The depositors describe the entry as "Apo SAM-IV Riboswitch". The RNA with a sequence from Mycobacterium sp. MCS has 119 modelled nucleotides. On the sample the depositors note: RNA was prepared by in vitro transcription with T7 RNA polymerase. The sample was in a buffer at pH 7.2. The structure was determined by cryo-EM at 3.7 angstroms resolution and released in 2019. Primary citation: Zhang et al., Nat Commun (2019), "Cryo-EM structure of a 40 kDa SAM-IV riboswitch RNA at 3.7 angstrom resolution". An Rfam search finds the family "SAM (S-adenosyl methionine) riboswitch aptamer" in it. About the family: SAM-IV is a mRNA element that regulates gene expression via direct sensing of S-adenosylmethionine (SAM or AdoMet). SAM-IV riboswitches share conserved nucleotide positions with the previously described SAM-I riboswitches sequence analysis and molecular recognition experiments suggest that SAM-I and SAM-IV riboswitches share similar ligand binding sites, but have different scaffolds. Clan: SAM clan. Taxonomically the source falls in Mycobacterium (Bacteria, Actinomycetota, Actinomycetes, Mycobacteriaceae).
RNA backbone atom coordinates (compact mmCIF):
# COMPACT_ATOMS: atom_id res chain seq x y z
C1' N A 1 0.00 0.00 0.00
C1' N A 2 -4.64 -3.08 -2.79
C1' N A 3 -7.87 -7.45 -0.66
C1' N A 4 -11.11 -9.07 3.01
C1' N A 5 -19.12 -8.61 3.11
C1' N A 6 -20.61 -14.56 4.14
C1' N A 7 -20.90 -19.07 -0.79
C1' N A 8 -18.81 -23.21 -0.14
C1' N A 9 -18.42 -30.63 5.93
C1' N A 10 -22.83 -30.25 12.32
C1' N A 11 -16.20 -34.92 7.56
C1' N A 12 -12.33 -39.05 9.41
C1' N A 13 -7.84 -40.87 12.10
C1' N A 14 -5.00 -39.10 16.74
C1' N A 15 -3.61 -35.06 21.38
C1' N A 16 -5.60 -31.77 23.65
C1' N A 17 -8.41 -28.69 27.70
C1' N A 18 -12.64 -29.21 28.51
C1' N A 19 -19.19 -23.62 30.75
C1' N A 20 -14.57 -22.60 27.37
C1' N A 21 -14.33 -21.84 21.52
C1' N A 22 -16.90 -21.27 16.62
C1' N A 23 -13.28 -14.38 11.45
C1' N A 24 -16.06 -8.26 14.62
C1' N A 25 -20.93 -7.75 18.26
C1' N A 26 -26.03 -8.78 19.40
C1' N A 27 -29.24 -14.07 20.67
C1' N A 28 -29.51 -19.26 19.03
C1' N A 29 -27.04 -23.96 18.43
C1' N A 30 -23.42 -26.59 19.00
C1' N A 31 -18.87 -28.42 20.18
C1' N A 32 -13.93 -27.80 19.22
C1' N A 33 -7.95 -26.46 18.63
C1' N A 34 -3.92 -28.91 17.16
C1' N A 35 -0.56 -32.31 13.84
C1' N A 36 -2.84 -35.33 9.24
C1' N A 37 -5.98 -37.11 5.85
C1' N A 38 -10.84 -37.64 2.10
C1' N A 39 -14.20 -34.02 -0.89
C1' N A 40 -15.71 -28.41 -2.19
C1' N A 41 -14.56 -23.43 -2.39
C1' N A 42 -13.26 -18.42 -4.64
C1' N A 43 -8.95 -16.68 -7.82
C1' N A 44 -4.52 -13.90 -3.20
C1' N A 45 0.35 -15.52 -6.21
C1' N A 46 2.66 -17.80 -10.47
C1' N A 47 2.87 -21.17 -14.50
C1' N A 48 0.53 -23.42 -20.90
C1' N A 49 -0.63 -23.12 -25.06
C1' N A 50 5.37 -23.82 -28.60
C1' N A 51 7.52 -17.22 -33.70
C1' N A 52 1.85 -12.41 -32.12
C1' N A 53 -3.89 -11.88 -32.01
C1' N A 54 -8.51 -13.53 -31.19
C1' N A 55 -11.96 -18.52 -29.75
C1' N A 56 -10.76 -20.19 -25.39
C1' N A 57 -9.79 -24.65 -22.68
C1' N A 58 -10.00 -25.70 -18.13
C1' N A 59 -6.48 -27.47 -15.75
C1' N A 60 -1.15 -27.54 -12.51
C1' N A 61 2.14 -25.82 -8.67
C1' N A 62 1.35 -22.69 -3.66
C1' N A 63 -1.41 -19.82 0.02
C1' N A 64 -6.41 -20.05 2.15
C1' N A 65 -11.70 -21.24 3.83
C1' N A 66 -15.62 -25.06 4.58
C1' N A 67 -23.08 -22.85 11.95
C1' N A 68 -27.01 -19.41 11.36
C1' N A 69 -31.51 -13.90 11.56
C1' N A 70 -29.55 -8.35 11.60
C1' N A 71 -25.66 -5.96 10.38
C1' N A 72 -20.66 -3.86 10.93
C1' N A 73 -15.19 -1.85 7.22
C1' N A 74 -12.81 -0.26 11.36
C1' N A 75 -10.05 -3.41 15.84
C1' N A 76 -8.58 -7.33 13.32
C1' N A 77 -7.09 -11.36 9.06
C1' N A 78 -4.06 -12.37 3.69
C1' N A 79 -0.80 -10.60 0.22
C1' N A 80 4.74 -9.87 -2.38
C1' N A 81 5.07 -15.97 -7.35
C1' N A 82 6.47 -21.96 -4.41
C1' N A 83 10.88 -24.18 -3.67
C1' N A 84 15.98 -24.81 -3.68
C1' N A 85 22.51 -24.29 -3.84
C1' N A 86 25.67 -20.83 -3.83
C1' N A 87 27.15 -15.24 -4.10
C1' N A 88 26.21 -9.88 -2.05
C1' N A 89 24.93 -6.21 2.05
C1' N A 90 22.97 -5.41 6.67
C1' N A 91 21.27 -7.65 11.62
C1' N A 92 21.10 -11.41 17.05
C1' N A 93 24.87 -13.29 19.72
C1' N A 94 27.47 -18.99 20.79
C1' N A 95 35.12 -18.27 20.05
C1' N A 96 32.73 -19.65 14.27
C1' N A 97 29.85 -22.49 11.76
C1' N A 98 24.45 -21.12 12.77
C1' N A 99 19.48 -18.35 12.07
C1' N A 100 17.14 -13.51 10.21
C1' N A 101 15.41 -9.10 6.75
C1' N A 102 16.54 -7.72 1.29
C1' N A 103 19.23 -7.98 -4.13
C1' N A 104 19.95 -10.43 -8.22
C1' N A 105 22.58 -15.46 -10.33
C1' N A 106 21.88 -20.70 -11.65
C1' N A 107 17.97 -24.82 -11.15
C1' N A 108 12.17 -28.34 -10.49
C1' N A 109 7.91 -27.63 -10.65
C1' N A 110 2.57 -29.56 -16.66
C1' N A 111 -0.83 -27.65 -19.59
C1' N A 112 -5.64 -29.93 -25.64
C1' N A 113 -6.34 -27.92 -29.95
C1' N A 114 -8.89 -24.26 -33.88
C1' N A 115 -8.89 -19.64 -37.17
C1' N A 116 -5.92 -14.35 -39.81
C1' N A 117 -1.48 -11.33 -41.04
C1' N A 118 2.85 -12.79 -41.47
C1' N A 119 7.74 -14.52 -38.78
RNA sequence: GGUCAUGAGUGCCAGCGUCAAGCCCCGGCUUGCUGGCCGGCAACCCUCCAACCGCGGUGGGGUGCCCCGGGUGAUGACCAGGUUGAGUAGCCGUGACGGCUACGCGGCAAGCGCGGGUC